Description:
This is an experimental structure of RNA (16S Ribosomal RNA, nucleotides 4 to 920) from Thermus thermophilus HB8, with 874 nucleotides shown. The reconstruction used 617,938 particles.
Context: one part of a larger RNA, bound to proteins that are not shown
RNA sequence: UUGGAGAGUUUGAUCCUGGCUCAGGGUGAACGCUGGCGGCGUGCCUAAGACAUGCAAGUCGUGCGGGCC
RNA sequence: GGUCAGCGGCGGACGGGUGAGUAACGCGUGGGUGACCUACCCGGAAGAGGGGGACAACCCGGGGAAACUCGGGCUAAUCCCCCAUGUGGACCCGCCCCUUGGGGUGUGUCCAAAGGGC
RNA sequence: GCCCGCUUCCGGAUGGGCCCGCGUCCCAUCAGCUAGUUGGUGGGGUAAUGGCCCACCAAGGCGACGACGGGUAGCCGGUCUGAGAGGAUGGCCGGCCACAGGGGCACUGAGACACGGGCCCCACUCCUACGGGAGGCAGCAGUUAGGAAUCUUCCGCAAUGGGCGCAAGCCUGACGGAGCGACGCCGCUUGGAGGAAGAAGCCCUUCGGGGUGUAAACUCCUGAACCCGGGACGAAACCCCCGACGAGGGGACUGACGGUACCGGGGUAAUAGCGCCGGCCAACUCCGUGCCAGCAGCCGCGGUAAUACGGAGGGCGCGAGCGUUACCCGGAUUCACUGGGCGUAAAGGGCGUGUAGGCGGCCUGGGGCGUCCCAUGUGAAAGACCACGGCUCAACCGUGGGGGAGCGUGGGAUACGCUCAGGCUAGACGGUGGGAGAGGGUGGUGGAAUUCCCGGAGUAGCGGUGAAAUGCGCAGAUACCGGGAGGAACGCCGAUGGCGAAGGCAGCCACCUGGUCCACCCGUGACGCUGAGGCGCGAAAGCGUGGGGAGCAAACCGGAUUAGAUACCCGGGUAGUCCACGCCCUAAACGAUGCGCGCUAGGUCUCUGGGUCUCCUGGGGGCCGAAGCUAACGCGUUAAGCGCGCCGCCUGGGGAGUACGGCCGCAAGGCUGAAACUCAAAGGAAU
Numbered sequence: 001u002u003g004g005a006g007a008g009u010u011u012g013a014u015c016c017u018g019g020c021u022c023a024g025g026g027u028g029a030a031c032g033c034u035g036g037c038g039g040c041g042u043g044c045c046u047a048a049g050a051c052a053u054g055c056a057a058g059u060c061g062u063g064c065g066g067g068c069c
Numbered sequence: 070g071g072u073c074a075g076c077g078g079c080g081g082a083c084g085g086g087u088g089a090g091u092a093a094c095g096c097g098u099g100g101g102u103g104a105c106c107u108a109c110c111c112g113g114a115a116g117a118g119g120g121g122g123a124c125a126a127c128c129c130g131g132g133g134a135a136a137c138u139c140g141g142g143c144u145a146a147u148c149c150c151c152c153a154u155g156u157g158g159a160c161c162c163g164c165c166c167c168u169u170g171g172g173g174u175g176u177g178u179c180c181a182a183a184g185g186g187c
Numbered sequence: 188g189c190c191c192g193c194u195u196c197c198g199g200a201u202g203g204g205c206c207c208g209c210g211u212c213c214c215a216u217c218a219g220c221u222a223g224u225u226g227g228u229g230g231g232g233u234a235a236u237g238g239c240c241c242a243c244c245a246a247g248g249c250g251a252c253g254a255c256g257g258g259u260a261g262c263c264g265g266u267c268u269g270a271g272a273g274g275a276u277g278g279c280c281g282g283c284c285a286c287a288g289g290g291g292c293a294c295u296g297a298g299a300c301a302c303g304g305g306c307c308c309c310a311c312u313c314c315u316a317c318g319g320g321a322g323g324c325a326g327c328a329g330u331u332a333g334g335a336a337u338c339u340u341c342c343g344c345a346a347u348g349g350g351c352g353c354a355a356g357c358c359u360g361a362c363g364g365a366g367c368g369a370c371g372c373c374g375c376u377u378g379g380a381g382g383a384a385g386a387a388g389c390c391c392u393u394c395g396g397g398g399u400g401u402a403a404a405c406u407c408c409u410g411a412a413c414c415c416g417g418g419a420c421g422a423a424a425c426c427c428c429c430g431a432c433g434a435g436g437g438g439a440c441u442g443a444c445g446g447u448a449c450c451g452g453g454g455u456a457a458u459a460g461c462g463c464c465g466g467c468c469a470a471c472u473c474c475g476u477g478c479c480a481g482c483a484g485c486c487g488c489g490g491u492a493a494u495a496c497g498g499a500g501g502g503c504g505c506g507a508g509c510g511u512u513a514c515c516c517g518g519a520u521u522c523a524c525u526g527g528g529c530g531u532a533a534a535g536g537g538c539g540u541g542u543a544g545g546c547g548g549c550c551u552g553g554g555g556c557g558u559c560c561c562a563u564g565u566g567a568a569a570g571a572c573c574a575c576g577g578c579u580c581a582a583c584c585g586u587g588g589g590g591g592a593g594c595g596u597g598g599g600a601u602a603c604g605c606u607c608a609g610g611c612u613a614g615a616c617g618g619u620g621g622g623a624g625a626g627g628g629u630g631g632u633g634g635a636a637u638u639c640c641c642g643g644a645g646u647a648g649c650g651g652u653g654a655a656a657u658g659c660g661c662a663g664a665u666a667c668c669g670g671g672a673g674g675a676a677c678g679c680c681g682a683u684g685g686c687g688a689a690g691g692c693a694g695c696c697a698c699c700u701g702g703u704c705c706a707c708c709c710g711u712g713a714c715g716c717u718g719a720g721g722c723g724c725g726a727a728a729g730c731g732u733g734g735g736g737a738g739c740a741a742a743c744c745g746g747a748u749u750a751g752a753u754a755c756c757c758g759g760g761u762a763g764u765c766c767a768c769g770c771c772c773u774a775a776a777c778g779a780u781g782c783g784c785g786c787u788a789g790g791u792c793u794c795u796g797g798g799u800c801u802c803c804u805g806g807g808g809g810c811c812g813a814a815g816c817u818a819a820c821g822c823g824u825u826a827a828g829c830g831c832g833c834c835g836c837c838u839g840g841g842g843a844g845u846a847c848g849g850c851c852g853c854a855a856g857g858c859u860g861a862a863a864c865u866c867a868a869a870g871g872a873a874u
Base pairs, nucleotide, nucleotide: 006022007021008020009019012874014872015871016870024516025515026514027513029512030511031510032509033508036375037374038373039372040371041370042368043367044333049331050330051329053328054327055326058079059078060077063076064075066073067072068071069070086286087285088284095211096210097209098208099207100206101205102204105203106202110199111198112197113196114195115194116193118152119151120150121149122148127142128141129140130139131138132137157180158179159178160177162175163174164173165172166171184191185190186189187188212258213257214256219249220248221247224246225245226244227243228242229241230240231239261283262282263281264280265276266275267274268273288309289308290307291306292305311322312321313320314319339365341364342363343362347361348359349358350357351356378408379407380406381405388399389398390397391396413453414452415451416450417449421444426438427437428436429435460505461504462503463502464501465486466485467484471500472499473498474497475496481488482487527837528836529835530820531819535834537724538723539722540721544717545716546715548611549610550609551608552607553606554605556604557603558600559599560598561597562596563595564594565593572588573587574586575585576584577583614714615711616710617709618707619706620705621704622703626700627699628698629697630696631695632694633677638672639671640670641669642668643667648659649658685692686691729770730769731768732767733766734765738764739763743759744758745757746756781833782832783831784830785829786828789811790810791809792808793807794806795805796804797803798802815822816821839866840865841864848859849858850857851856
Other pairs, nucleotide, nucleotide, family: 006518cHS010017tWH010869cWH011013tHS013873cWW016532tWS017869tWS018868tHS019867tWS020521cHH022519tWH023518tHS028045tHS034369tWW034507tWS039582tWS046334cWS046337tWH047332tWS048087cHS048286cWS052329tHS052340tWW055360tHS057080tWS057083tWH061065cWH061074cWW063146cSS064145cSS065074cWW065126tSS075125cSS076146tWS082296tHS084302tWH084303tWW085287cWW086325cSS089285tWS092259tWH103167tWS104205tWS104235cSS105234cSS107201cWW116182tWS117192cWW123146tWH124145tWH125144tWH126143tWH133135tHS133136tHS134319tWS135319tWS153182tWH154181tWH155156cHS155157cWS161176cWW181194cSS183192tSS204235tWS215254tWH216847cWW216859cWH217255cWW218250tWS218253tHS219254tSS223226cWH223243cHH223244tWH224247tWS225247cSS227238cWH233235tHS238243cWH264277tHS264568tWS269272tHS270520cWH271526cWH272524cWS272525cWS281567tWS293300tHS293304cWW294301tWH295299tWH296298tHS301304tHS310323cWW315317tHS315318tWS324328cWH327360cSS328340cSS334336tHS334337tSS338366cWS343345cHS344359tHS344361tWH345363tWS345422tHS345442cSS346362tWS352354tHS352355tHS369507cHS373581cSS376458cWH377459cWH382401tWS382404tHS383402tWH385400tSS386402tWH387400tHH392395tWS401403cWH409456tWH410454tWS410455tHS410457tHS411455tWH412454tHS418446tWS418448tHS419447tWH420445tWH423441tWH424440tWH425439tWH430433tHS430434tHS431433tHS442443cHS442444tHS446447cHS458507tWH459506tSS463470tWS468470cWS469503cSS476479cWS476493tWH478490cSS479489tHS480489tHS480493cWW487495tWS489493cWS523838tWW528534tSS529534cSS533837cSS536834tWS538688cSS541720tHS542719tWH543718tHS548713tHS555556cHS555601tWS555604tHS566592tHS571589cWW578582tWH601603cHS612712tWS612713tWH614712tHS623702cWW624701cWW625684cWH634676cWW635675cWW636674cWW637673cWW644666cWW645665tHS646663tHS646664tWH647663tHS648664tWS650657tHS651656tHS652654tHS654747cWS655746cWS656746cSS656757tWS674737tHS682693tWW687690tHS689724tWS704805tSS711714cHS725772tWS725776cWS726773tWH728771tWS729854cWS730853cWS736737cHS740762tHS741761tWH742760tHS748752tWS749751tHS752754cHS770853cHS771855tWS778780tWS780827cWH787813tWS787826tWW788812tHS814823tHS814826tWH817819tHS817820tHS818871tSS819872tSS821827tWS823826cHS826828cHS839868tSS842863tHS843862tHH844845cHS844860tWS845861tWH846860tHS852854tHS852855tHS
C1' cells in the first nucleotide's frame, strides 16, 4: 500500500487439461409492457440521398456626386 | 429630414455545419526558422508640397422573352496617375563584425501620402 | 484649436506558413519498389526553404527494424471497463485537420484557391418566345427517401461574444431562452397513525384449519394537484453633466425567459407497474396438458401424479419504471509484461553447419550513452481527485489546491549495462604421447546355404496343410554322390555390447578419411553460447537411364476356406529387392523429452582410459533410489529438480494437413497453409 469472490456443464465415481455458458458495469441506443411531477443534460449512429418555404452578413451621409418624397 | 441605387472603405478567410476523403509531418508531444508573413490593436520617429485624369451613378439612342447587355456624352471623391521631398527603407557592388539569407557602413539607383467633423 | 482619418520605418502583442526528432491499425497466402525516381549545377515561382516546377550532369534512393501493395480509419484532451497492467472507444464539450452537388482552376485580398464570391466540364432541378437563362440546407427550422431509430417551418437580441460606425444605432437561426422525446442522471408524489387471535372474496387443506393480512373496512391527522394575492435576481455599462470627452464623482434608459421561479394566505386522500420463482440464483403449491402445446443463456424440461410448459393462489427483486436485442470491457491467469505452457492432455523443428540478430568469465583506469538523482520549462481549458462554497438537497455549477506519463534545458553520481585502454587464465581452442570403436569411401576375396546345368546311381512318389487340393513326377521326380555357373546375405563370436549429429553401421584384408577419450598442464588469451533465413545430409518405398537377377516377393494366376473370401493358409509369379549415376525428402525420422553452461544424497551393473592397480580419479551405456518435481503415471547428476541464455512450437473437437495462392518435383507428391459450416464436448492419468 484503499485494492483482486466465482459457478454450471465431459465420468459409475476421481483428479487434471480444455472449450462453451452465466452472474457485473456501460451506451448518441432501439423494441415490448407500463407511465404522475420537476431540474439539469441530451436527440439522423443509416443516403457526404434529394430538397418546397422562410430566415442564417452586412454596415458607414463625419469619404463622394446624384435621382425621388 | 428621410428613402433608393451608384462610386469609395471595412467586413464577408470569423462565427455556424459535417466526417466523405485521408495510414499522412494529417494528428500528438518537444523543438528549429541566419529560410518567412501578419489587416485591425499598442509604443516610438518623421511627414502630409504641387500638378493631371478617368469610370459609375445620371441624360439620350439601341439589342434582348427573360436574365441582362451595348453605344454617345457629363461628373465627384479618402477613386487613379505624375512631379517634388526622404525621417526612413529596397537593390547591386565593395568594407567590417557575426556566422546558413544576422547586424553596421560607403558610392550609385529607386520608392511616400487624403481628407472629413465640430 | 482639438477629434477621426492618411504616408514611410522601427519595435511589441496576437495569428499563421514551412521544417525536424519520437509516437501513431490489420494482412507476408502483399517481397521486392522507385525514372523527377535519388543527388548535383543553373534557373523559374513563393512571404519563405525545398524536385515545388524546368533544362542539363551523375546513377542513385527505399526495403524482413517490413519497403511496395491490399483492407480499414478523421486525430487528440478524454470516455467506458479493469485490483493494477491492459483492452475497447473518440457521440456531446475544448483543440487540430479535411470538405461545401461530383472534379479542375484562378482572381481579389493582410489573409481564400473562398459553404450562403467567380469561371469551366459533368449529373440533377426549374423558367422558354428554343437563341438562351437560374440553382446547390454537411447553416437554423422544416419536407421527402432510407432506416430499428433521432425534435419546433418557436421567442428575443434583455445578457455574453462578433462586424460596421465618432456616435446614435444597425445586423447577428452565434448565442440567451421556451417547446417536443422516461433518451440519461438527480430529486419528489400516489399518504401518516390507530385498527380483529384476524370480516368477505380468492387459493390450499391432513377438513381441525392455514394464507393473502393491519392488508381491507373504520376513526383521527396531514394537505401533491387545484384557488386567490404579491413578485423576482440575472442590468450596469455604453449615454449625458462636472472634472479636461483623462482619473474620479452625479443622474437616467434598458427583461425574451415571465406574471416564470419563488413567497404568503385557502385547499381534495390523491397514478403502479415490470421481470422472475429447477440449478447457477432470492422466491412453491394446486389445476390443465401428455415428446403435443410449448420453454430454453448453459445443463436441459415435456412421452397421464411437470416446483422447468399454460393458468391460478402465494412468494422474491426492482419500482416511474421493468424487461429484451445489439455492441464493448470484466469474469478469461482462455495470448499469461504483471501472469501460462510443450514425455503421455494442444505443443521440440528429422539431423547438422552456419548468416543477421539476441546473450556473455576475473581485475584496473578513462568517458558518462543507457540507468538514477536535483533544479527549471512544458505537460492548455474542461474532465478525473481533495477542500470550501451557490442553487431548500441532489444532479449541476463556482473557487482554490494538488497531482500527472512523456519531452527540452542546466547540474551531479558511477554500482550495474555500454564503450575505449591495459592486464589474468577457471570458459574456448591449440601442442606432445597414447586408446577403443559394425563411423565413412574405394579396391579385393572366404566359406556355409538356396537355385540352375552336366554326369553317376536308383524307383513310385514328392511337396504342402488344421485337413486337403492346385502343382511337380515313369517323357523317370523326391532322397544321395561328384563337377561347374551365378546372384545375394554374412552363422558361431554377439550383448541390457560398441560407433555416429541424425538417418543409420556387422565375414575378412589393404588403402584414403571423420569424430571422440585420457595423460602431461606446454602454447594462445574470452578467441564463447544460441541461431530467423541459407547450405549440406537424410530409413523404406518410389522415379529416370544403363547393368544384373540366385533367393524372396506388391500386382497377377490357380487351389483351399467361407454364406461370400477381391484376405488370412497353400502352389506359382512380374516389378522391386542388388550395382552406377541422377532425382524424390517423407516416418511411431521416438527418449513421442531443442542446444549450451552451472548447482543438488547415494547404491548397483557394465564398456573404455589414467594412477599410488586393496582403492582413487576421467569419459560413455543401464537399473534402484535423497531432496525436489508431477494431474497421475512416473523423472530423479544421462532430470521431467534448482537457475541463466538463445531458438522452435501451442491456444477446444471436427472440417483438415483439406481448399485457394505461391514455391519445389519427370511423376508420385512435398513445403507454406485458411475459412464457411457444425458439435458441448474432444482429451490425459488413475479407480

Among the 51 different proteins in the entry, which are not shown, are 30S ribosomal protein S15, 50S ribosomal protein L3 and 30S ribosomal protein Thx. Entry title: Cryo-EM structure of the wild-type Thermus thermophilus 70S ribosome in complex with mRNA, A-site Q230-N5-methylated Release Factor 1, and P-site 2'-deoxy-A76-fMEAAAKC-peptidyl-tRNAcys at 2.13A resolution. It holds a match to the Rfam family "Bacterial small subunit ribosomal RNA". Its Rfam clan is "SSU clan". Its family is annotated with structural constituent of ribosome and ribosome in the Gene Ontology. A reference for the family is Yusupov et al. (2001), "Crystal structure of the ribosome at 5.5 A resolution", Science.